Shown are 73 nucleotides from a PDB entry: RNA (Fragment of23S rRNA (H76)) from Thermus thermophilus.
Protein in the same entry: 30S ribosomal protein S12, 50S ribosomal protein L1, Elongation factor G and 30S ribosomal protein S2.
Keywords: RNA-Protein Complex, RIBOSOME.
It was solved by electron microscopy to 7.3 angstroms.
It holds a match to the Rfam family "Bacterial large subunit ribosomal RNA". Gene Ontology terms of the family: ribosome and structural constituent of ribosome.
The PDB entry is titled "Structural Basis for Interaction of the Ribosome with the Switch Regions of GTP-bound Elongation Factors".
RNA sequence: GCUCUUGGUCGCGCCUGCGUAGGAUAGGUGGGAGCCU
RNA sequence: GGCGCCGGUGAAAU
RNA sequence: CCACCCUGGCGCGGCUGGGGGC
Numbered sequence: 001g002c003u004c005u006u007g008g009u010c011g012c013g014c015c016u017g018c019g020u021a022g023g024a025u026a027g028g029u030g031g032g033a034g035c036c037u
Numbered sequence: 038g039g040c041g042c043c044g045g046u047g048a049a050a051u
Numbered sequence: 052c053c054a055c056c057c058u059g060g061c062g063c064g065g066c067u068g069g070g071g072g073c
Stems, first nucleotide, its partner, number of pairs: 001073008010064001012062004017057001027056005035039001
Other pairs, nucleotide, nucleotide, family: 011063cWW016058cWW020048cWH021045cSS022024tHS022026tHS022045cSS032051tHS033041tHS034040tSS046049tWH049050cHS
């Protein structure tokens, strides 16, 4: 040169969150009165 | 096509 | 429903690193 494979980083992209009451796997404070159709 | 407070919960859902 | 975000994970990208082969 060429592959295979794993880390750490800033991005970004979607999830992630099962006290006891409780429509049940409420993360956090904010805006909020309707956007889905 | 779920509203959102609900009634409660330390704390409320589109 | 919109956010910016804490915890952890996943998926393409920047930039740096390790190990195996040819």